Notes:
Solved structure of RNA (23S ribosomal RNA, nucleotides 1311 to 2042) from Thermus thermophilus (strain HB8 / ATCC 27634 / DSM 579), 732 nucleotides shown. The entry is indexed under translation, ribosome, 3S, 50S, 70S, tRNA, mRNA, bacteria, RNA-protein complex, inhibitor, antibiotic, aminoglycoside. The structure was determined by X-ray diffraction at 2.95 angstroms resolution and released in 2017. It holds a match to the Rfam family "Bacterial large subunit ribosomal RNA". NCBI's taxonomy places the organism under Bacteria, Thermotogati, Deinococci, Thermaceae, Thermus thermophilus. The PDB entry is titled "Crystal structure of aminoglycoside TC007 co-crystallized with 70S ribosome from Thermus thermophilus, three tRNAs and mRNA". Crystallisation conditions: 4% PEG20K, 4% PEGMME 550, 100mM Tris/HAc, 200mM KSCN. Prokhorova et al. published it in Proc. Natl. Acad. Sci. U.S.A. in 2017: "Aminoglycoside interactions and impacts on the eukaryotic ribosome".
[PDB]
Context: one part of a larger RNA, bound to proteins that are not shown
RNA sequence: AUGAGUAACGAUAAAGAGGGUGAGAAUCCCUCUCGCCGUAAGCCCAAGGGUUCCUACGCAAUGGUCGUCAGCGUAGGGUUAGGCGGGACCUAAGGUGAAGCCGAAAGGCGUAGCCGAAGGGCAGCCGGUUAAUAUUCCGGCCCUUCCCGCAGGUGCGAUGGGGGGACGCUCUAGGCUAGGGGGACCGGAGCCAUGGACGAGCCCGGCCAGAAGCGCAGGGUGGGAGGUAGGCAAAUCCGCCUCCCAACAAGCUCUGCGUGGUGGGGAAGCCCGUACGGGUGACAACCCCCCGAAGCCAGGGAGCCAAGAAAAGCCUCUAAGCACAACCUGCGGGAACCCGUACCGCAAACCGACACAGGUGGGCGGGUGCAAGAGCACUCAGGCGCGCGGGAGAACCCUCGCCAAGGAACUCUGCAAGUUGGCCCCGUAACUUCGGGAGAAGGGGUGCUCCCUGGGGUGAUGAGCCCCGGGGAGCCGCAGUGAACAGGCUCUGGCGACUGUUUACCAAAAACACAGCUCUCUGCGAACUCGUAAGAGGAGGUAUAGGGAGCGACGCUUGCCCGGUGCCGGAAGGUCAAGGGGAGGGGUGCAAGCCCCGAACCGAAGCCCCGGUGAACGGCGGCCGUAACUAUAACGGUCCUAAGGUAGCGAAAUUCCUUGUCGGGUAAGUUCCGACCUGCACGAAAAGCGUAACGACCGGAGCGCUGUCUCGGCGAGGGACCCGGUGAAAUU
Numbered sequence: 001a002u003g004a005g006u007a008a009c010g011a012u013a014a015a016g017a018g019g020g021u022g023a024g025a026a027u028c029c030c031u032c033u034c035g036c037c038g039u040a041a042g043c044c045c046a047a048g049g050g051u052u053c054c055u056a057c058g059c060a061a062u063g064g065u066c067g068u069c070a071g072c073g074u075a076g077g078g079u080u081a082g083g084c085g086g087g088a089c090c091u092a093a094g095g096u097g098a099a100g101c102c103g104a105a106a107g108g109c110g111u112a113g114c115c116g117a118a119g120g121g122c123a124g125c126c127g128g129u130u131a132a133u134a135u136u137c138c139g140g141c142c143c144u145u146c147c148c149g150c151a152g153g154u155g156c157g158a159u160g161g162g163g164g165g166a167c168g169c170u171c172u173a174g175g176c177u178a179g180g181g182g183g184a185c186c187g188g189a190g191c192c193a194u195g196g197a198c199g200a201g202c203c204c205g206g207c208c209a210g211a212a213g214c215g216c217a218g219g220g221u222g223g224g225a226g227g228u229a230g231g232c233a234a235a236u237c238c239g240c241c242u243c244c245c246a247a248c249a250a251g252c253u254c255u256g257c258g259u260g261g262u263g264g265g266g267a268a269g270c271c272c273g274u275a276c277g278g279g280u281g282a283c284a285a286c287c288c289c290c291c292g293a294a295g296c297c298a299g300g301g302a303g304c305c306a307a308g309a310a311a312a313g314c315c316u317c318u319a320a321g322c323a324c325a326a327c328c329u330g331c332g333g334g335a336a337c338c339c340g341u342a343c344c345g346c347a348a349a350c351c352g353a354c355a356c357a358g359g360u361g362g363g364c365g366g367g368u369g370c371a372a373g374a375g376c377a378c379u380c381a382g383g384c385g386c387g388c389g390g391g392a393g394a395a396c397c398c399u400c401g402c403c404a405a406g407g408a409a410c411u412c413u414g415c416a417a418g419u420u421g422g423c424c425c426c427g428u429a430a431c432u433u434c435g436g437g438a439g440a441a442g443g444g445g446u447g448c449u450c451c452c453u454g455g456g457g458u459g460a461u462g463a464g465c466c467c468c469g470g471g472g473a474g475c476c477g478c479a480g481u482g483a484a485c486a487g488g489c490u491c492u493g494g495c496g497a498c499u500g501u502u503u504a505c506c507a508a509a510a511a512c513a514c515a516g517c518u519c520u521c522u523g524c525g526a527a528c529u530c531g532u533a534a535g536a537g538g539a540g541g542u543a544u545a546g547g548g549a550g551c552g553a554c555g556c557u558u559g560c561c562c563g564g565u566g567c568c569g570g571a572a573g574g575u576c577a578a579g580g581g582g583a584g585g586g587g588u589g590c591a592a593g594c595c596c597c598g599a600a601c602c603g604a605a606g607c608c609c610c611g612g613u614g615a616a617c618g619g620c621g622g623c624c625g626u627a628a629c630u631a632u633a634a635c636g637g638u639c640c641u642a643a644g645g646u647a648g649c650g651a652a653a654u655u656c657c658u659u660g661u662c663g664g665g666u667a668a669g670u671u672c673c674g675a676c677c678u679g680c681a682c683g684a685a686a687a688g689c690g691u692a693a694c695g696a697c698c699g700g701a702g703c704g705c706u707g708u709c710u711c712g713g714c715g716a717g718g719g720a721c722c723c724g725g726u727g728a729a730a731u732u
Stems, first nucleotide, its partner, number of pairs: 001732001008726002015033006034385004042364004048344002052342001053077006062070002082143002084340004089120002094115003100109003124141005144336011155322002160317004168304005174297003179291005185206004190202002192199001207264003213259009222245007230238002265286001269280004305308001350359002366379005388724004396719008405710002409708001414705001422446005431436001433553001447475012476480001488703007495695002500512002516551007528537003554690004559620003564617002566613005573608003579602002584597005621639005648682001649679001660676005
Other pairs, nucleotide, nucleotide, family: 002731cWW003730tHS004729tHH005006cHS005727tWS006728tWH007727tHS008064tWS010354tWW012717cWS013384tWS014034tWS014385cSS021025tWH022024tHS022068cWS025068tWS026388tWS027065tWW027066tWS027387tSS036041tWS038040cHS038380tHS038381tHS040042cHS040365tWS040381tWH046345tHS047345tHS047347tWW050342tHS051053tHS051078tWS051079tWW052349tWS054131cSS059070tWH061072cWS066387tWS070071tHS071348tSS077132tWS078079cWH081341tWH082123tSS083123tSS090311cSS091117tWH091310cSS093116tHS097112tHS098111tWW099110tHS102533cSS103106tHS103532cWS108533tWS108534tSS117119tHS119309cHS120311tWS120312tWS129134tWH156326tSS157320tHS158160tHS158318tWH160233cWS161235tHS164313tHS165312tHS166311tHH167310tWH173298tWW177293tWH178292tHS182289cWW187284cSS188267tHS188268tWS189203tWS189269tSS193197tWH194195cHS205285tSS210261tHS212260tHS218298tWS227241cWW234318cSS249250tHS249251tHS266285tHS268281tHS269281cWS294374tWH305307tHS323325cWS343349tWS344349tSS346361tHH347350tWH347360tWH352356tWS375485cSS376484cSS395720tHS404707cWH404711tWW407706tHS407708tHS408414tHS408415cWH408416cWW408706tWH410708cSS420487tHS427441tHS428440tHS429438tHS430437tHS432435tWS433691cHS436692tSS477479tHS480482cWS481486tWH497692tWS497693tWS498514tHS502509tWH503508tWH510653tWS515552tHS517615tWS522526cSS523542tSS524542tWS524543tHH526539tHH527538tHS527546tWS531533tHS531534tHS550615cSS551685cSS557684tWS558685cWH561642cSS562616tWH572609tWS576605tWS581600tHS582599tHS583598tHS589592tHS619643tWS626633tWS627632tWH633634cHS633635tHS640644tWW641643tHS645646cWS645683tWS647683tHS647688tWS648688tSS650677tWS651658cWH651660tHS651678tWW652654tWW654682cWS655657cHS666668tHS669671tWS672699tSS684687cSS707710cWH707711cWS
């Protein structure tokens, strides 16, 4: 290039007009109207990203169209901390690692120590300000550590000793706070339309932080003496014994909340033009009642078993040492470093090649109603209408609504849809492991109005507010869980006991797991696993333990064969390698000698051999005959074997013949259920047969109800179609 001006332009939450700007406007700004989110599609943290932040000037490209706009181009600006986070603190898994151990090299281990945090410890709250930062700047009120000094106190003193820190899960008391609702009381611009209302009208708001002190609630905690051999020294501490006081927050102490000098905020509405806020409202008011946490007091309480970090900070004790030091308390001055801080943050800024319908931890998440609730519907604050549009109103597709008669006749299958559907009352079978089965099933009620009436919470024992109800009489519609959220039910088989688990991305199951049962190994430097080793797991465990294996709740049971294989046992015998041993032989040399071969016999484990062993690998017959109708054969005979399949079950998740035969169910039944047994080719821990309960498993039936179907129709919206913009692909 072709496909082709074709599919598509990324959620069906939705748009319309007016005004502005500009060369150019559906797409940028402003206004009004409309719609969507609102346990979010709002707000605040953490990661991750790394200028995207704010402002000016821009539109080539990025933007699925357009663009005057922008998370884009260019430029300038912007991130302020003793108290927020992290570091000049702590330890956790792990990591690293003086000692030390191991390894051909590289390296591997390892006690102490060191590193390591979303844990532990640690001092800031409220508001104002910027175009852009604020617990950081400012304002107000508080506070910590270091250093130095003063005063008062005291045996001071640490890396050592001790206490504490310091802990689970479920449930939960009391009092508060956050948060919310109402108020005829307090404050406030303004409003009376369209038939009515000037009203105890409608609309809007009626708070925030705050040292000491005080008050309410709550956490922590015995005091004294004597002995003392334990806490690797010492201790006056702690532990242990004894005696004496207080039993109680009584006190001492710590923390929540309330109040508090003070400081701040402060609506609707109207106006100003703000792109976004400012002005006023105002001298704003600033108060009562109620609801009320899962948050706080906090190390609260109770119960349970599966038994629930460490270290520092901190307090205490003493040791060198020093006691003029030092430490403790209170007050004052000084001193207080480094890094983070913009912006996005359920997302157009992170992870997904994309401005991608996916993924992403923590907190906050208002109102009304519906039994509750974070559920559902609508809605506040706040945020959005998803970066192509205009039209048309074909087939066909998708998502959706309804349908005469019928009602599963659809189909592998009621697949899909439909029915049912919340709460209160009535009511509820087989069977059962006595819990269940159960929401069994099946019914009735459900709105609003008036009258009467029971109990509770808070208040005071009362009104008020709030909660839970009871009875009576009536009203309306087709219908009162009037919208939204919200089981169809029964019978009967298979399989798996069960809750769980699995093939990320075609299998969720009858597979794995599971409690439980059995065999087996393992005496502890355990067996077993990983590692060349050192080491380590096992286990800081010890046979009521640990490893391996099968089986798989429970019930009733789990037969026979040990010939073969495995394992277990067997001091004999056979065979057996290196080694030992040397009868004998050979090479060479004049010899001494050097050298070579080499029989007997001795000589492990293994194997042979003997025996045991079955919840070890495994296996568990054939032929012929026989009963006074027949048929069948309790019975007999015989071959073989290590032994010939016991109970139970059986055409089965197993049955070939096969749609076996019979019965049940249906008008009709290759499926299904019940029987029979001719079991091609069940059968007892690769367990046998059952079993209540359970199952998004897999069969079979029925009721109910349905557009599944007879058999289709009509309707809606999103595409398809036309017009304007942008414009792919495999293929060739």